Context: one part of a larger RNA, bound to proteins that are not shown
RNA sequence: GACAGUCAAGGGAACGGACUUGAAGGGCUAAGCGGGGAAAGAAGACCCUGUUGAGUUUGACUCCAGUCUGGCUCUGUGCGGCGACAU
RNA sequence: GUUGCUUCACUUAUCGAAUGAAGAGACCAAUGGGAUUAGCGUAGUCUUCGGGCUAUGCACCGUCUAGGUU
RNA sequence: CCAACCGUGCUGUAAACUGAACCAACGGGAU
RNA sequence: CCGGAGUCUUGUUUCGAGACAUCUGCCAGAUGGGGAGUUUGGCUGGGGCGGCAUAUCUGUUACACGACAACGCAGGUGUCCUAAGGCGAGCUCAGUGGGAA
RNA sequence: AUCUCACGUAGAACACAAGCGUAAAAGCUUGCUUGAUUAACGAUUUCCAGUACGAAUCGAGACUGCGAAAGCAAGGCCAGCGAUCCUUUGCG
RNA sequence: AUGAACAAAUCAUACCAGAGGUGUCAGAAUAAUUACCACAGGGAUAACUGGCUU
RNA sequence: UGGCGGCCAA
RNA sequence: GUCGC
RNA sequence: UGAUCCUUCGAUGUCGGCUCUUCCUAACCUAGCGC
RNA sequence: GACGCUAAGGGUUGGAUUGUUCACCCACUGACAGGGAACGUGAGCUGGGUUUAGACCGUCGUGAGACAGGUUGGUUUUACCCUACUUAGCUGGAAAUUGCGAGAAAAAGAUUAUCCGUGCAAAGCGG
RNA sequence: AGCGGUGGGUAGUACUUGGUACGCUCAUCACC
Numbered sequence: 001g002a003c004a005g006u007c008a009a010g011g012g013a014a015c016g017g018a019c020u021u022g023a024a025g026g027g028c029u030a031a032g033c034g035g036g037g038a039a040a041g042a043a044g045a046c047c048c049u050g051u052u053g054a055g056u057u058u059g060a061c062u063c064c065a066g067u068c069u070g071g072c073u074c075u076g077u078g079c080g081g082c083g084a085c086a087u
Numbered sequence: 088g089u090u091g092c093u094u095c096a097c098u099u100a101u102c103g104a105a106u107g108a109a110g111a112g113a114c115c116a117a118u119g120g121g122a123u124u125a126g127c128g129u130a131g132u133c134u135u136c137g138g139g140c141u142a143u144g145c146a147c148c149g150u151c152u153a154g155g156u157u
Numbered sequence: 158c159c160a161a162c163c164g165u166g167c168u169g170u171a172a173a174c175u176g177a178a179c180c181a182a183c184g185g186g187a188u
Numbered sequence: 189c190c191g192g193a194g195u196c197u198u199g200u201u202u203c204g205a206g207a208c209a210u211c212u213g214c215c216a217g218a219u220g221g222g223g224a225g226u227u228u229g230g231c232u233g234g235g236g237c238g239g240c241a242u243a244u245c246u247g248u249u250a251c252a253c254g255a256c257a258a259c260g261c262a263g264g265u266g267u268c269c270u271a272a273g274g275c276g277a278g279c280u281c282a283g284u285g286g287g288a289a
Numbered sequence: 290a291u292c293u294c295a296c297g298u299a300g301a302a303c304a305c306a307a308g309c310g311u312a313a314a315a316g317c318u319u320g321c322u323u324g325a326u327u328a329a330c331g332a333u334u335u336c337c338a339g340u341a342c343g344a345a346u347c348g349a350g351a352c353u354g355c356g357a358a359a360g361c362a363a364g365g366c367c368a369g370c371g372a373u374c375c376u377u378u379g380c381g
Numbered sequence: 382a383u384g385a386a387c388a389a390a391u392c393a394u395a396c397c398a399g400a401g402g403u404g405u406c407a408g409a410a411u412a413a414u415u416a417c418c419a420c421a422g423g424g425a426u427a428a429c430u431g432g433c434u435u
Numbered sequence: 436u437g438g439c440g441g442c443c444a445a
Numbered sequence: 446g447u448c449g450c
Numbered sequence: 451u452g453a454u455c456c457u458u459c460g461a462u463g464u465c466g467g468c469u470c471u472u473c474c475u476a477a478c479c480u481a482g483c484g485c
Numbered sequence: 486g487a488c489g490c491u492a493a494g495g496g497u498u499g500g501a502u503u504g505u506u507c508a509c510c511c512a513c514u515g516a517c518a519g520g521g522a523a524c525g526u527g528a529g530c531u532g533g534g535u536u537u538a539g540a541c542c543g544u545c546g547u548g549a550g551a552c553a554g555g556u557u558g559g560u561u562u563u564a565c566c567c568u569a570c571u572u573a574g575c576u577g578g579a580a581a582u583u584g585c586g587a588g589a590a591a592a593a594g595a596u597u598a599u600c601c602g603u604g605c606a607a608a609g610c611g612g
Numbered sequence: 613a614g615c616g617g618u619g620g621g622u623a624g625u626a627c628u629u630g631g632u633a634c635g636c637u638c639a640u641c642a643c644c
Base pairs, nucleotide, nucleotide: 003017007022008021009020010019026576027575028574029573030572031571032570035568036567037566039563040562047423048422049421050420052419053418054415055414056413057412060226061225062224063223064222066219067218068217069216070215071214072213076097077096078095080093081092082091083090084089085088101205102204103203104202105201111197112196113195114194119148120147126145127144129142130141132139133138151166154163155162156161157160183191184190185189229242230240231239238259243265245263246262247261248260266406267304268365269364273322274321275320276319277318278317279316281300283296284295285294286293287292288291302311303310305369308367324352326351327350331347332346333345334344335343340407353362354361355360375401376400377399378398379397382394383393384392431456434452465533466531467530468529470525471522472521473520474519475518478496479495480494481491482490483489484488498512499511500510539557540556541555542554543552544551545550614643616641619638621636622635624634625633626632627631
C1' cells in the first nucleotide's frame, strides 16, 4: 500500500489522475532531487455541542466530622443561708 | 414535712502525680469504739419479762521515746 | 537522785576542690 | 528463742484534688470548604456580553376569503374602579363669530 | 376666567396602547340600586391534536335592581393570568 | 359517609365548592474557575487559504 | 471594502 | 455632479 | 477592511527573513517620437 | 523647462534602530517603480515574534484565577514509492510490432531491357 | 587483344624527409 499516476482551459462540494474540448506521449533502466501526490505520523490538545467528566474555590444548594455550650447521669456524709408547697 | 438553689467543713466514688507501691497515722487522746474490748451507776421511757432505747458520768481498748531543762 | 514540763520519732564532725561502710557484735532465757 | 532494731491498726501504697470535674454515657443548640455529594436554564447570523423576539394585546409586515416568518418595524400588558358596575330620565360635545365694570 | 345669542356630522369623550363603534347616545349631569349574586356537570367560538388553560357567544331555572311600559342587567366588549400532590376554609 | 368484633364522646379521613403557585408562565428545589486539564462527537459552528459580495 | 486615477462635460 | 474599471 | 458560512475538526503545519525561478503593467531608468 | 504616445527587451543597490511587514534616517546610483504565483516558497532552512506547562509586575477578583497589558525561560520528526526535473545506459519500430496492404522532393522507354554529348531537340561521337 | 589489381629487378623525380606514387621490365590473377 482503494485503483492508479503527462499537461492547458472549462464546468463542478466554487484548488481534477480519472469528466468536456484541445496539447503531448515508443519500450525498459542507473544515480540524484525535494515542485506536486491538498504525501506519512494521531478518532483536532484551539472553537462549539451533550440535560458527558475530573482537579480547584467560595459570602451556591443539601449535609458530616471537629470545637464550644445547656440538661440528665456517674454521685457519697454533715453544717449553715435564701426561696416555694403545704400548714 | 418535702423540694430547688447555694456556703462551708469532710472522704469512700472518681480524677492527676510518684515509686522496684521502701518507713502512713496514733501512742501527746475524743463531739471515738465495745456484750466476741458495753463493764458499771443515774434519770426518763419501752418490753414478747428474757432485757432494751435515749441522755449524761465512770471504766476499758491506753503505750513507749532522742533530745532540752530543773 | 527521782520526778515534772517542753518536744515529737530525732545519733551525722553537717568537714566538704572526690577515703571506707553489706552477709551483727553483744547482752538474756537456757541448756 | 527474745532484745539490740518500741508498740498498736474501726483495714486505705503514698501525695494532691474531690462529689466538683482533668470524669462516663445519652439527649439538645450554635459554629463549621476541614471534609462529602450535587448543580451552575434557553433562544442566539459561532460562543460570551447585552437583550427577551420565553405567557400576552393593537397597527403594520401581509400579496381585496382565511392562513402566513425574521434579536422585523411602531407601540402596550401582571394593574386600576362600590363606582370608573346596573338601569331610567334630562341634556349636547371640540371649536368659531357678534356682545357684557 | 363667568353671563348671552347663532352656527357647529363629531373635528371631543369613553381608567390605560391602538384600531373599530357611538349624537333626543355608547358622551355629560342626575335619581334609585348591587345582575360584579346564584345559576340543576345545557350547547358553542377562539388556540387547536379539533386536548387543556385564559378570554368570549347563545341559553334554562332561582332571587332581585331600574323603568309607566316594551325592555335592559348575571361587571367595566375585545390584554389584565395557572396542573398533580400538600396546606387551609365553607357545605351535608 | 367511614375508622372492618360491637357501642359513646373526642380526633383523623372522605364526596362537592373555593383560597395559598409555580412569570423558564402545559408548572425540577440550583454559584464560580481550569494555561494542569479529560471524553463522545461536530465542517450542523468560530479562528487560516480558496469561492461570492463589498 | 479601501484603494486610483481616467472620460465627457464642467 | 456625472459614467465606467 | 468588513459581511456570509459553501469545502475541510478519524488535522491541508499560522508571521517575518534567507534562497531560487517565473509571470503582469497601472513605465522609476534605459529606447524612440509629439508638445 | 514641464506635459503626453509607443514600448514589459534589459535593470532597479549598501547600511543604523526595530521580530517586524511598513515607516524613518545615512550614503551610492542612470534608477533605487508597483504587483501576482495556496497573503509563491518549513519531509528547503531559521525560530526573533505569536500560542502550553515555570516565574515576576501593574490593574481586576473575597477567592481559585483573568488581562485582545508588560517581562524572562522554553524538543522544529520521515522519502528507499509514483510523477516532475537533472544528468547517465540498452533497445524495437511506417498496418507505428500484424497483410503477402506495393505511394521515392528518382531515372526515363521494343511497357524503363549500349555508352557518352544536346533542350523529354537537330546533329554529331564511341563500341 | 587491349591495360587494370598484385607481387620481382631497373633510375630519376615529387611531396614534411622511412612511405606512398610515378618510366621500363616479367608475373600471377583479371575484366571485357